[PDB]
Primary citation: Xie et al., Nat.Struct.Biol. (2003), "Chemical trapping and crystal structure of a catalytic tRNA guanine transglycosylase covalent intermediate".
The RNA has 19 modelled nucleotides.
It comes from the structure "Chemical trapping and crystal structure of a catalytic tRNA guanine transglycosylase covalent intermediate".
Crystallisation conditions: PEG 6000, pH 7.5, VAPOR DIFFUSION, HANGING DROP, temperature 277.0K.
It was solved by X-ray crystallography to 3.2 angstrom.
Keywords: TIM barrel, Protein-RNA complex, Covalent intermediat, Transferase-RNA COMPLEX.
RNA sequence: AGCACGGCU
RNA sequence: UAAACCGUGC
Numbered sequence: 001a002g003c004a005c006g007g008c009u
Numbered sequence: 010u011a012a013a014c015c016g017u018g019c
Stems, first nucleotide, its partner, number of pairs: 002019006
C1' cells in the first nucleotide's frame, strides 16, 4: 500500500 | 482552489 478517523470556506 | 488533496493513530 492497508485499516480506523479528521480538515477542507 | 499551489488541494482527485492534506493530516492524526494503528